[PDB]
Context: one part of a larger RNA, bound to proteins that are not shown
Parts: sequence; C1' cells; structure tokens
RNA sequence: ACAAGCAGUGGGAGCACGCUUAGGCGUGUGACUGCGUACCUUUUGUAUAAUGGGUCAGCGACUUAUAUUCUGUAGCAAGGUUAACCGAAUAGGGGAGCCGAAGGGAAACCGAGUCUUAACUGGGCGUUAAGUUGCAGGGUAUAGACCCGAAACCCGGUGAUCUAGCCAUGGGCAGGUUGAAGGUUGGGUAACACUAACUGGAGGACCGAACCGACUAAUGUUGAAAAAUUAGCGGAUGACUUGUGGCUGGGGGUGAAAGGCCAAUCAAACCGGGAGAUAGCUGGUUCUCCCCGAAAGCUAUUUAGGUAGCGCCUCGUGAAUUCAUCUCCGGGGGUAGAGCACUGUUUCGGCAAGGGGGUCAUCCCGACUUACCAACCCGAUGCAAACUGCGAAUACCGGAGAAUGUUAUCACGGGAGACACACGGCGGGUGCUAACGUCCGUCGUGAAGAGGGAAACAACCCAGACCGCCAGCUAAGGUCCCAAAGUCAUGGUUAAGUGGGAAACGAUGUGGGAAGGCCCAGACAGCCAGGAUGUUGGCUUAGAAGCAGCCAUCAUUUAAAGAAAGCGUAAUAGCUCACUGGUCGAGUCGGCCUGCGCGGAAGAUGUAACGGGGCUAAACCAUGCACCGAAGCUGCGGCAGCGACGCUUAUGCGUUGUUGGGUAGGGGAGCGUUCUGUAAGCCUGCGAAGGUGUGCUGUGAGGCAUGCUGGAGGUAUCAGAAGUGCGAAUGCUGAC
Repeated sequence: ACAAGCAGUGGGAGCACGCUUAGGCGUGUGACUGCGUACCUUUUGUAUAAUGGGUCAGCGACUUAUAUUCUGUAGCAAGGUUAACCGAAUAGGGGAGCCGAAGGGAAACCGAGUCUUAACUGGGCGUUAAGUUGCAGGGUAUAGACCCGAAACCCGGUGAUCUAGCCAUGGGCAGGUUGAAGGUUGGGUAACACUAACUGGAGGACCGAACCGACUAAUGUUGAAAAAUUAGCGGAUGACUUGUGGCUGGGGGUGAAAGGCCAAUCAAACCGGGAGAUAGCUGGUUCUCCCCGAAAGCUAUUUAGGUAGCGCCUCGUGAAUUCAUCUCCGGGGGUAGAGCACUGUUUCGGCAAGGGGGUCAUCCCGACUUACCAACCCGAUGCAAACUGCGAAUACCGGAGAAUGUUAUCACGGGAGACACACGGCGGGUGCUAACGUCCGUCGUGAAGAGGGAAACAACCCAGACCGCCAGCUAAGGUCCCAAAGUCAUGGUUAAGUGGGAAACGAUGUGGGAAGGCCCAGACAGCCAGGAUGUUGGCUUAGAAGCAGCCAUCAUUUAAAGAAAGCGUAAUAGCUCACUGGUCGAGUCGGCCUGCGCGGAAGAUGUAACGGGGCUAAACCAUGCACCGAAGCUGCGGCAGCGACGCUUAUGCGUUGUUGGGUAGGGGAGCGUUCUGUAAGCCUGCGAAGGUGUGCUGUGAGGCAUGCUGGAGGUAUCAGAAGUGCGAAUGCUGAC
C1' cells in the first nucleotide's frame, strides 16, 4: 500500500513517551487541508528545456612598496618639518633641502599690482583667505596590481632505438610454367640474308607459399587491440625484402610530393628559460545591520559589446523665498482643425483665345462646321509632410500673489556606476496604420517592486511590503457549487447555450418608436373567370405568328386584355401570366437606424474558443440598497532614521510632526577568526582547546551557561597588526 508535481510553510486530528495539584503543557511523528515551479550567473526578460555545480572536508581572488591629491584626526603655527650621516642609539645632534606667507608676464623686467596697447574710459589674471608634518582612511600613477585561462613570439639545449632518405657489411626468396638473344647441324646463297629442326635459358615475364603490403565486407568501437581479428585481396629475381652499425636537426633535415615524415606530438619537434607574455574577452569574487538610490541618454572616438566630457545617483560644505503646484497678469507662435488668394493637383458648367478633320481654296488674304482637344477668366466642387489671405487647446519663457512642501534649488569639492533597454497609452516616420517588427518625441510601469485582480500571465487594472496581531473598513474585481460574499429587489430584452471567437453579404427571428400606408363608396388573401379584336405588325430566316434576335411598341370593340411575361411548341395553334371584375366581413400593405439574436463559420495527440461543474438566469440592459475583497487605510504593541522645539545635559534626555520596497553604486555603523602588548597578571587535571547535545539571550552577524566526550593548554578589558569569513570559478587535493 485509491494516491499525482521544487517536497516546504499556515492550519490540524490521532498515536507514543515524559511532567503535572485532574488546570494541561513538553518532545517526536504528521492522516487530512489553504497557498506554494531550486540556487547562482547572465540578461529587455529565466521554473526555464540557457550557464555552472554528484556530495563532503580542507584550501582558493582587491594585496604590497613608493609617489601624488582629498577627508578625518593629532602636534606646531606666518611658519612647519628634516634626509643621509654621526650616536650602542626608538634620545640627542644634523636645517643640506622641501613646502608656505606675492603675484602678473613668453621673457627681460616690474611688483599689490602686472600684462596687453601709441594710450586705455577699459579688459584678463591677482591683491580682501593659514600653512605644515605625522598617523588613519577614499581615489590616481608606476610596478604581474583582484584571481585563474590563450592560440602565439624569442633564446639556449635534447633527440634519426619510431619513421624519411642515404652509406658500409651480412642474409632471404617452397614448387611449377613460358621459352628471348646466342650456338650446332640440314637446306639456301657468288658470298650474305633467309629458313626448318635441335640446343639454349632471357625477363622491373607468368601462376603460386614463405616474406613484404593493405582493395572490399562484416565484427568491433567504455575493444582482445590508442588501427586489430576473420573471410576474400596485391606484389612475390626485383625501382625487392630483411638483420646489425653509421650519417643528416628544427624556419632545419628528409620527401618516387600526401604539407607527408622527423619517438602514439608536426602549416614549424620536444625540453628548460625570458614568463605571472598579452587578454577592451568569458567565468568567479567569501560576515551583518542602517540610510539614500541610478542609467541603458547626448557628444567625440580605426568608434559601435570599449572608453572620455556632460546628463542622471551618493557623501561633504556654502548660499538667495532660490525651486515646485495653483490663481492672475505680460509674451512669441503657425501644430490640430479649417480654408483654397498663393504653390501644385482635380471634376463639372458657362462665356469664349488659339489648333486637330475636309465641302474646299490654293497666285497671295481663305469662305467655313462637327458628339475630337481645349489655355486666361466666370460660377460651382474636393485634396496637400515639403500649400497658407486663417488658426486653437496644450506646452514653454517672464512678472506678481497666497497656502503647502524635512532646500524640494544653485555653486564648488570627495567617490561612483551607466552609455545592450523592454512592454503599455498617446503623437508620428517606415512596414502591409503586418509582426512579441524597427526608428524618434512624451508619459506610465517593469528593469530595481512584493501584495490583490485578469484561469495560469516582468511591462495591463488596483495599490507602494520597517516588525508583530486568530481586530475593523474599503480599491480594482466580485457575491449558485469548486471558492470568501445577493439563488437580492424592481422594470425590460434574449431562446441562440447567444452570452462563452470572426467580415462583405443573406433572411416573414423577436421587442420598441413619430409619421410612415391601403380601407364599412367592403379592403387584404383565397375561391367563381377572361388573357380578346385588327393580328399572323411586317422581314432575314429553316417556319418568324408576343416568345431566335432586330424595331414600332401605338390602337380600336373600350369593365380590362401588355404587338406580351415566360413555360414552351419542329411552325403557329397550344400549358397560360400581368392589368381586369364576384361572393367574403376586420383590418391590410414595407424604410430606417435603433434593442437583441440567426446563417455565412473547415485541422491536425484529447472534450479543448465559460478555468471547470452546471446555468434559461447563474445571460444582458437600467435603477437601487447590502455584503465579500489587498502587505492600501484604520486600530493596538514594538524598533529605527530625520526635522521642529524646548530644555539645563554625560555633547544625549521627554513630548510632538514625518519617514523606513530596492539592482548597479555612494555613505554610515558593527560581529567574528589568528597574532602582539597589558600579561612572570587572570582561568585550568576539582578537567583547557577541540568534538557533540540542551537551555537561555540579542534587531542581525552572534554571545553566554551547562550535561556527555576529551586529556593540556586557554586568555578578560582596552589598544595594535592582518595569509581575517566560500556554495558555485567545466576551481585544486583527499575521502566517499
């Protein structure tokens, strides 16, 4: 042993064991339950499936020296202080020097002035101001300068027991084939040549073991092996192979040439030194509390991930109602909007310059029109980032006046960091008014910010965590169950699970509103019925008659009948329709935009487009009253910073206002470890350091007491000096 996730924390039963005036606690365990995705680094941002770390113990990173500046502090002070050296000596002597009281100028030189200029009414730098020597601290310079880490460069040595070539001296090549030149005879020849047979034994010749190699495949690669085994494969009397010795050396050798090989190392071997080369790069950088708190911008840069000046942070000092909000008063605009005189663009009309086409005329002046094109001007109509005869709100500059605000402001000085930004709103430029895109202006937030909400969700809504509480009210968001609070009242809408995804477009869905719009001279819908006549209107066509198209589409008999809407006929006739009129007995016929819904509406692991269950309100609209809800605000106790005040104080003591999120970074104040003095003191064998439990105690680092273990050292107080604190560096060593 029916139960799903950073393993805890808040609540909490049961059980066991100890105490106890049964009060019920103490310790161990933790069923069930709300909430809860490690740390470091690096980042705009990490649970990140980005980096580093198996774990433990020990070690491991801002130092030292000398220069220079500032602050604190001590001594002396218009002066301060010596350095080598002498001196058995932290004394004293030594004033060589160094800095300061006077500056201006390039200088000569002048001097509380001086320079510039021919000279300054002038102007620049000065005069109205205390320095110096220690000791301690912050920063800078030179040194390895916070630690670790290159690939490399240079110098001197060691290597040719591997391998590359060469040199000397020795060895090896089972067996079997092929049959070169030459030579003997025989024929042949004037002599040669030539020829047949025999003989002969050439060859980077052949087949194939040893030996030397390595083409293919499988096996295996934490192997049997840091290149092999197995089955096949190549050469095998040669430019062969092998034993022993020798020779050539690092910008050098050697190379049947692959940058190959030179001891498992080769686009410059190995070893030791210059050496801690350099590293604008990556990683790491170790105890605690308090206060403040950024930037990711501009400018320059062989600059773009670096750095420098400025902006922004911090600490010190000095100073004006200096600064901010609002009200009033003084300003300049040329944006939004608008407009069309200007600069461009655009449509239509009118009035009409001047050209396109031929009736033409052509000897020179052409008469002229016709559905082409049409300038300036006239009337009407729009568009503009680079148009303006107009023109805001806001923003900014200046002046005055209140109230509030811990000077919020400015100057100078010490020390920085930062110059990779992200999303959201508004105003825009690229882009596709695409992108979690990119580039500016401005605000907000995140970075550097927890809490509550949006299911989960840096940047959105609400709101800024000093600590404690089993107190109360609210914010955004919510009140049927998960899950705290309305199954709340009232009046409507929705039937789609719309709510709880989507457009053009579609549709007798349904609620409301003023006229919309036809009627008791009977509507609207059905039913009782025509749809004639001239006529077939003629052609071109296949026949053309309402219906193939092309056209007139009038008009009679007049209730009405359209040279006809289609069906649709081979061609008309025919199935027939609009308009036309009867019974019938209260209504009937379509536009918005409004309120809400419906269709359009297809995806890949699993419902999966309310967080779920479910809902017809538990959906939406309006009004109303209640409640829930945060680390906000309030209530009660505590701690600290900073400003007023007052005091009559150990240079800090009561009241009283206010503040206390925090990275980089600045400032302030502490804890602890080893060593020296006090300390030949103090604690300790009646039990030291160390080890391991327990109780108490402080805001923290911590401190104190004590039981057990241990068996000899530990050291108050106040000063002094640092190899002074580790979890990370693919850290180093040991154990596991």

Shown are 736 nucleotides from a PDB entry: RNA (stapled 16S-23S rRNA,stapled 16S-23S rRNA,stapled 16S-23S rRNA,stapled 16S-23S rRNA, nucleotides 2032 to 2767) from Escherichia coli. It holds a match to the Rfam family "Bacterial large subunit ribosomal RNA". The literature on the family includes a 2001 paper in Science by Yusupov et al., "Crystal structure of the ribosome at 5.5 A resolution". Its Rfam clan is "LSU clan". The structure was determined by electron microscopy at 2.96 angstroms resolution and released in 2018. The depositors describe the entry as "E. coli 70S d2d8 stapled ribosome". The sample was in a buffer at pH 7.4. The 2018 paper behind the entry is "Controlling orthogonal ribosome subunit interactions enables evolution of new function".